[PDB]
RNA sequence: GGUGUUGACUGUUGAAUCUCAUGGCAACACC
Numbered sequence: 001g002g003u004g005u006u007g008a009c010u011g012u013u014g015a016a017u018c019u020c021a022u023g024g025c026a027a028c029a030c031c
Stems, first nucleotide, its partner, number of pairs: 001031007009024002
Other pairs, nucleotide, nucleotide, family: none
C1' cells in the first nucleotide's frame, strides 16, 4: 500500500412496510 487468508463486529433514507447490494474493522502471511 498492494495481494492472499481467517473472523465478528458495525452502518444508509423514505410517507409506511418488505427484500439485497457492498462499505468499514481486527489478526496472520507474502511482496

This is an experimental structure of RNA (pre-miR-21) with a sequence from Homo sapiens, with 31 nucleotides shown. The source organism's lineage runs through Eukaryota, Chordata, Vertebrata, Theria and Homo. It comes from the structure "Structure of wild type pre-miR21 apical loop". The work is reported in "A Macrocyclic Peptide Ligand Binds the Oncogenic MicroRNA-21 Precursor and Suppresses Dicer Processing" (Shortridge et al., ACS Chem. Biol., 2017).